[PDB]
Context: one part of a larger RNA, bound to proteins that are not shown
RNA sequence: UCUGCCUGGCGCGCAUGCCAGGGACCCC
RNA sequence: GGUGGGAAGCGAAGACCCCAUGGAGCUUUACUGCAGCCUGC
RNA sequence: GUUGCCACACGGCGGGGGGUGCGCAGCGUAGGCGGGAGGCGUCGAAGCCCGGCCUCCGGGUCGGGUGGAGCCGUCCAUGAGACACCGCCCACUCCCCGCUGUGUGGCUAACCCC
RNA sequence: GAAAGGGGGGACAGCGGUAGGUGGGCAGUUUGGCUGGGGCGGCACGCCUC
RNA sequence: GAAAAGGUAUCGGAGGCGCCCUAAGGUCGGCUCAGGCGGGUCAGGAAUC
RNA sequence: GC
RNA sequence: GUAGAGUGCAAGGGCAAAAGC
RNA sequence: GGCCUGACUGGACC
RNA sequence: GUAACAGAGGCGGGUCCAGCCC
RNA sequence: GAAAGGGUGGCCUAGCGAACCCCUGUGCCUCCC
RNA sequence: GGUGGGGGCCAGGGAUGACAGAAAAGCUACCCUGGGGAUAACAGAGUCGUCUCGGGCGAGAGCCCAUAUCGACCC
RNA sequence: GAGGCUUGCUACCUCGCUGUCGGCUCUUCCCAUCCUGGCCCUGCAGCAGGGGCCAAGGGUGGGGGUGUUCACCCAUUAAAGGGGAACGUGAGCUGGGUUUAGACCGUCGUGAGACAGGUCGGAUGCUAUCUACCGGGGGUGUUGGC
RNA sequence: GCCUGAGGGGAAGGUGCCCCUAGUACGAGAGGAACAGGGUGC
RNA sequence: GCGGCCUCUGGUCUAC
RNA sequence: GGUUGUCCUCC
RNA sequence: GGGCAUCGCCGGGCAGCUACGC
RNA sequence: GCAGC
RNA sequence: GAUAAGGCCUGAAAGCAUCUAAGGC
RNA sequence: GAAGCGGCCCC
RNA sequence: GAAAAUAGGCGGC
RNA sequence: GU
RNA sequence: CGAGGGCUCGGGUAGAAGACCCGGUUGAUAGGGCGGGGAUGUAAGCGGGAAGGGUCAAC
RNA sequence: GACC
RNA sequence: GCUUAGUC
RNA sequence: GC
RNA sequence: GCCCCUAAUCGCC
RNA sequence: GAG
Numbered sequence: 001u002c003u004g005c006c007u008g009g010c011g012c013g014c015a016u017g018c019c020a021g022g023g024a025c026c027c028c
Numbered sequence: 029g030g031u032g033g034g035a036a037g038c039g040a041a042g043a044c045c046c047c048a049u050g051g052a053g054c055u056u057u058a059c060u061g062c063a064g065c066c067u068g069c
Numbered sequence: 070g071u072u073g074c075c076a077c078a079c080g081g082c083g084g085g086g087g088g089u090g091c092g093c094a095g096c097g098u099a100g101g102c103g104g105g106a107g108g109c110g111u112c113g114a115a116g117c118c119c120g121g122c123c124u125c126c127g128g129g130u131c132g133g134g135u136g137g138a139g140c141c142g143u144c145c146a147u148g149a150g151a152c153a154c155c156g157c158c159c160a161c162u163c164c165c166c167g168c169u170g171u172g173u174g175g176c177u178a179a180c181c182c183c
Numbered sequence: 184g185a186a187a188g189g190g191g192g193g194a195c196a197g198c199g200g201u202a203g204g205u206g207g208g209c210a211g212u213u214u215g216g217c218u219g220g221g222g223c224g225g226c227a228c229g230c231c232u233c
Numbered sequence: 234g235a236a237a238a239g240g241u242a243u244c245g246g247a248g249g250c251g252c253c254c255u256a257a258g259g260u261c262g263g264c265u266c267a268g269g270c271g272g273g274u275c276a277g278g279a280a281u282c
Numbered sequence: 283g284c
Numbered sequence: 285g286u287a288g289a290g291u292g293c294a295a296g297g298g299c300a301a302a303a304g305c
Numbered sequence: 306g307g308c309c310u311g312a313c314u315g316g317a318c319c
Numbered sequence: 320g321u322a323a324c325a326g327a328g329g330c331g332g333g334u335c336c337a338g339c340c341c
Numbered sequence: 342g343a344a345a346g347g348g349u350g351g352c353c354u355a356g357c358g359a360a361c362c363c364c365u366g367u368g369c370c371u372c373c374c
Numbered sequence: 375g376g377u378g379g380g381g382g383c384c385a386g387g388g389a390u391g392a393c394a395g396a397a398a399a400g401c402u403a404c405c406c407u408g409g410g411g412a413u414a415a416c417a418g419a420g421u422c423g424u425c426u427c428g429g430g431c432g433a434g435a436g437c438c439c440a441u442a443u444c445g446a447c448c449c
Numbered sequence: 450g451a452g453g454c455u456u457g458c459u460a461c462c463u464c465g466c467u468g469u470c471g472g473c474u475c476u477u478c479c480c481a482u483c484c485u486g487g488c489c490c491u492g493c494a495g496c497a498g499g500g501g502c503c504a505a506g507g508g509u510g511g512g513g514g515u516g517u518u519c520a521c522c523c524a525u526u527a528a529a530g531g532g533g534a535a536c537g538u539g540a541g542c543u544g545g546g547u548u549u550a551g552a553c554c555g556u557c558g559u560g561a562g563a564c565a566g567g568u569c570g571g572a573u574g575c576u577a578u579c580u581a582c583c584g585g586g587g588g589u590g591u592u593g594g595c
Numbered sequence: 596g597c598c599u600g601a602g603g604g605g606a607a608g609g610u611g612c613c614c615c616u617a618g619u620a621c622g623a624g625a626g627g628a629a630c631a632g633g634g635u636g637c
Numbered sequence: 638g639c640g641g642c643c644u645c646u647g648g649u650c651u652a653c
Numbered sequence: 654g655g656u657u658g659u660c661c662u663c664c
Numbered sequence: 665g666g667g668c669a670u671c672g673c674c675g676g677g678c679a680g681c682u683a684c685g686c
Numbered sequence: 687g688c689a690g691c
Numbered sequence: 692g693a694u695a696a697g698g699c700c701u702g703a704a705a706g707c708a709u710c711u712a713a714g715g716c
Numbered sequence: 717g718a719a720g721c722g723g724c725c726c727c
Numbered sequence: 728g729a730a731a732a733u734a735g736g737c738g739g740c
Numbered sequence: 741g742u
Numbered sequence: 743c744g745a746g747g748g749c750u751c752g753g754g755u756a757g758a759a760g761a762c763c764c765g766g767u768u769g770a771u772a773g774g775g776c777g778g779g780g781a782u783g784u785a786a787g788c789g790g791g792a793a794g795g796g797u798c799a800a801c
Numbered sequence: 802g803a804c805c
Numbered sequence: 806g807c808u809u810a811g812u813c
Numbered sequence: 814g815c
Numbered sequence: 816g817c818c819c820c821u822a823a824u825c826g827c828c
Numbered sequence: 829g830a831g
Stems, first nucleotide, its partner, number of pairs: 002017001005022005025588004029583003033580003037575002045410004050406002052402004058212005064205006070198002073176012086163005100158005107141003118133003123129001180192004215228001216226002224244001229250005251393001252292001253351002258309004263305002266288001269284002272282001290299002293356001295354003311339001313338007320330002340348002362388005368383005418461001419459003423456001425452003429449002434444002469546002471543003475537001476534005483508003486503006511523003551569004555564003594740002596737003603727003609637006621626001638688002641686002646683004653676001654674003657669005678814001690724002692721001698716003743831001747828003751765004771822003774818003778815001780813003787807002790805002795801001
C1' cells in the first nucleotide's frame, strides 16, 4: 500500500492477513 | 444512533542518549593571530 | 624624521699634557719585562729652613733661599733589582682642545591650542 | 576674532616608519581513540617471558 | 589461554621493559657451586680453618 | 675431612 | 653433594675439565 | 687470573 | 622475523667475502 | 692462543622511532658568459 | 676566472610513549544539523545472581518427647 | 527446586517519534485464601490460639500528614489478602512529581557553568476509514404467500 | 395468530448483629459455647 | 448488591 | 399570588 | 391590563421525572 | 420484591 | 443430584491387621 | 460429605 | 432466544 | 393462490 | 382474480430516523360544550372605614 | 389618602 | 363586604 | 401537559 | 366522566 | 402482494 473476527503459538521476540483450532447470512 | 479497546491509529526524517576528525553562541592562566594601550630608536 | 638655539653636569673617545703603586725579610713604597753597571754633577749635590697638594700621615715629589763638590749602587738580601740612566706601558685620578651622545635649566622661529 | 592682528604651550605634543611588551576588547581553530551505551576509572594505545 | 605442526581474540589470567656494564665485552689458561655431616683457642646459630 |  | 648455586635486572630456555668463580 | 678493544671499516645474501 | 599462510617503510637478528687487528 | 679454533658487544628471547629541517666528520661534485 | 658564502653525495647525532610520528582547554538546561534501535533510560524479550514461595536430612529448643510449635549447618 | 509478582545482567525488536509516575473512571483474570463455607493435628477443658488441607461464588470499606506506590497512624469492621492485563486503562480524564526555556539558596569551578541537592512558575491537539462492544432498523434464505 | 425451546447470560443474591437454647455443656474459679427455633440491619 | 414504582415524604416543575 | 426600576398618559 | 430587566426577583405549586421515598 | 430443596 | 478435603463399612494382596487394590455409604 | 459444580428460578 | 443449516410445531385464511 |  | 399488507388520517401504554401501541363512522382518538376533581389564594367594580390634612367645607 |  | 372569589 |  | 357538534375523509401502491 |  491492498485488505480488515478471534484463542494458543512459530516469528526482527506485542499478527485482521502465517500454523492448528473456534466462530461468522447480507446491508443501514 | 452512541463509546473510542485495537489497527504498536492520525497530527513531525525522536523529548532523552550515542556517533560525525558536522555547525553555531559563550568562557578562560587552551593554540595561533588583529585592534587599543605602554615603551626604545 | 618633522627638529631648531643657548649653557651646565655626566659617559665616551681622538690630539696630546700632568700626579698617585706598605705582597713578605729592608740600608726600603722593588708594578711589568728589554737596552742596560755604571749615572749625574759651574750641560751645578748633599745637610739644614718655609709653603701648596695627592696620600696605605708608608713616606715619595714639588715653587724659594742659606748652600759651593759631591751622591747612589756593583755589593748583598728579595719567587722576581735598583728611586743608576734609557723604553712602551699596567691600575686610580686631573685637565687644554675637536667630536660624540645622555640628563638638566632656559629661548623662539618650526609645530599645536584659544 | 569674519579676517588683519593678539594670547597660551613649545622642539614637548601630534603625525609617519620601525622594535619589544601587554592585550578573550575582537577573530580562526583544537580540545584523540578503545570502551559489555557514554562519562570517571584503566590503557588491553610501543615491546619481552609464562 | 592455545585445542602435542603453524596460526588464533576479549577492559582474558600471572608478571616485566623505557636500563646497566672499559667490564657484567673478546680470547687463553687453571678451579668447581648451594646446602649438609664430623672435627677444631678465643669463636657463640653465624668470623677463619 | 666426607 | 647432577647443580638443590651462579650466570647484571622479569620469566622461560641453555650452561660442570663451562656459558659459573 | 694473564693479554686485549671484532662494541672496527667496505660489502653480499637471507 | 616484526608482518606464518600472504602484500611493507622503519627496525631487530642470522650466514658469509675482503681490509686492519686481539 | 703452541695449535686448532674463536671474536661484527652482553649465552637466546625486551631496554625504542619516518618526512622536512638542523649539528658533527670526511672526501669529492656544483652555483646561470 | 679568483675570493667570501651557499647547494649536493656518504656516515654519526637531536623525536614524535596517542610509541607506522597533528603544534592544541572547556560549558550549552538558548542550542542547531545528518544519522543510528550498529548504542543507553521507560516498556517488551532471554536469564534468575537477587527477590517471593516450596521441599530433603534432623543437630538443637521444647519438664521425659526431633517433628504441638521452631528447624541451626548443608543440599 | 517452582514463579517471573523486586532488583540486577544481556543488548534481541522499536530512535522518518509505541507520549512518563501517581490519582479518578471502568472491565476482566490467577491462587501461593485475609473474611465468608467444610475439615485434620495440637503442648485443642470452654472462650480462644498455633500449624495444615478442600474451596476463587461473594466481600475486602472510610479518613491524617506526604505527589506519592509503599510504609506509618486513627475510628469502625467478618475481613479491612497479595498479584496479572504494554509496571491494564491520557484518539477517557487530572497534571501534584519527573523532564526544556525564567528565578533564588547551599556546595563545587579562575570563569562560562554544574549538581540521581533543595525551592516558586511553567501548553495535554482529533469531523471514526476498518474492526470491537452497546442498543435500533430494511432484506434474502428456510423447496407457494399471509 | 398462538406456542415449543437448541444454545447463550446471571451473584441475583452475599454478609453481620439481636432473643432463646443459657449463665446451660466445659471449668477449682474466673469465665463461658453449639445443633435447632425466631427477628432484623448493611 | 440487584430488578421495579410514584400511594406517602423530599427535590425540580421557564404549565399555572 | 406578592413586589422593585422603567415604558405603554392615569385606572 | 401589559412589554423588558436571569422566569426581573420572592413564596407556593398539580401532572411528569426523580431519591433522600416505597 | 429477591427459594432453600 | 453428583463431588473435593475429610469421616466410615465390606475386604484381600500379606491365614492377622488394614477406608482401597475390586466394591459401597 | 462444602458459600464450590449441575437443576429447579429470572433475562 | 426460529439463522437453532436437523433454518421448528399447530389452528385458520 | 394454483 | 386474490387473502394479507404499506403510505395517507386522529392520538400515545412508544420513540434520535426506523420501529412499537390504541382509534378510524361496526366511532368517544383529538378538539369543543357541560359536569367532577385539582394549584394558587379572595379578582375587576361598587359601598363603608381609615393615621390625618383640607376654608376642619367639596375633594 | 397608603391600607382595611 | 358582595368573595372559598378570580384565574388557570 | 387529570 | 357524559354529549358525535367539528376532524379521524377522498385516495395511492 | 404468493400464483
Shown are 831 nucleotides from a PDB entry: RNA (23S rRNA, nucleotides 2143 to 3040) from Pyrococcus furiosus. An Rfam search finds the family "Archaeal large subunit ribosomal RNA" in it. Rfam 15.1 lists 2,955 matches to the family in 1,139 species. Rfam links the family to the GO terms ribosome and structural constituent of ribosome. The family is grouped with related families in Rfam's "LSU clan". The PDB entry is titled "Structure of P. furiosus 70S ribosome grown at 102deg". The entry also models zinc ions. The 2025 paper behind the entry is "Pan-modification profiling facilitates a cross-evolutionary dissection of the thermoregulated ribosomal epitranscriptome". Released in 2025, the model rests on electron microscopy data to a resolution of 2.84 angstrom. The entry has 60 different proteins, among them Large ribosomal subunit protein uL14, Large ribosomal subunit protein eL37 and Large ribosomal subunit protein uL5. The source organism's lineage runs through Archaea, Methanobacteriota, Thermococci, Thermococcaceae and Pyrococcus.